This is an experimental structure of RNA (GOLLD RNA nanocage, nucleotides 561 to 833), with 273 nucleotides shown.
The structure was determined by cryo-electron microscopy at 3 A resolution and released in 2025.
It comes from the structure "GOLLD RNA nanocage (env-38)".
It holds a match to the Rfam family "Giant, ornate, lake- and Lactobacillales-derived (GOLLD) RNA". By type it is a non-coding RNA gene. On this family, see Weinberg et al., Nature 2009: "Exceptional structured noncoding RNAs revealed by bacterial metagenome analysis".
The sample was in a buffer at pH 8.
Keywords: GOLLD, nanocage, ncRNA, RNA.
[PDB]
Context: one part of a larger RNA
RNA sequence: AGUUUUGACCGAAAGGUGUCUACAUAGUAAUGAGUUGUUCAUUGCCACAAACACUCUCAAGGUGAAUGUGAUUCUUUCGAAAGGUUUCUAACACCGCAAGUGUGAAUCUGCUCGGCAGGGUAGAAGAAAAUAAGUAAGAAGAGAGUAGGUUAAAACUCAAAGAGUGGUUCACUUAAAUAACCGACAUUGGUUGUUACAUCUCAAAAGGAUGUGGAAACAAAGGGAAUAGAUAAUCCUUUUAAAGACAACUACAAUAUGGUGUAUUCUCAGCCU
Numbered sequence: 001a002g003u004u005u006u007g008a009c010c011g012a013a014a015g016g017u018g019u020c021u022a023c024a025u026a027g028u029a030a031u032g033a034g035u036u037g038u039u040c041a042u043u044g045c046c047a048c049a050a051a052c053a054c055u056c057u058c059a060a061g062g063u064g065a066a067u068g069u070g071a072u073u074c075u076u077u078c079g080a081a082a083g084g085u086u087u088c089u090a091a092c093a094c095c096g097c098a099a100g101u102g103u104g105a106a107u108c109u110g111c112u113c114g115g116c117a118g119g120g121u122a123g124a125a126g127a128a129a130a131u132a133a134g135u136a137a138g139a140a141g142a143g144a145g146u147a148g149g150u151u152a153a154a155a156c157u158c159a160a161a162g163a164g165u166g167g168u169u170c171a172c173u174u175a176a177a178u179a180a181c182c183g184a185c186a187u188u189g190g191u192u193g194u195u196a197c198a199u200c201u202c203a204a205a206a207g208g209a210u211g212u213g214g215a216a217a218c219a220a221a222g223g224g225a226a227u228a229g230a231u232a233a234u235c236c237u238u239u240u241a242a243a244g245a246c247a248a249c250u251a252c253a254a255u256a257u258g259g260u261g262u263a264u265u266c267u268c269a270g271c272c273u
Stems, first nucleotide, its partner, number of pairs: 001157010015188006023037001027045007046070004052064004073142005085129005091103004107124007161173002166182003189250006196212006213267004219238002222235001258272003
């Protein structure tokens, strides 16, 4: 330096962005029935709460028990109520004073202080506003931590190499041809403009024309010995427009097949029918 085993921590090999990647017919065990997600019925047992009965001199307790409750992950869409907090408990007309009537949410109760009108304190009920909240509940869809990587502790020393593929392997073995994988949901429309980059053109500057998804190949340009030259082989980069981005304005669906996008080869978004 590398390989194998075990443990822990991280990860998507068919485009970009956002949010994610838990269980296995349900508390637990058995039997039966039914499926488009996991539902229903019966019996036993466990945990929690208990009408009622018995016991106890009061209080505090004890024993039994009808009957209820008890596994859970993600995206999209739609969308409440209660409680609490702040402010308010008037004014006017009829009437000599009461309390009676009308408009108004504005009417009552306990305690306490005055001879009365009233004052103080604690509540019920009612009115206005901001929170609670993009929360609870409902509906629809999915059944998703994969291939692998890094690190630690022991043991050990080369298939630990090759071929092939758009790419990866627990698939194949001296050379080409078989069977698995590259996750789930939503979104990525049209017109105009800006910024950055690639190729061509321009003597330098000042300008002009055509374009932008991802994974590979042909090919090109650099880095190393024998200090000054050189690179068969080996390594890195380029080829693979790294803007299918950003801003303003504006519009919309019931889906397959096929055609474009699209090139040296393979493939997604978008558009058309």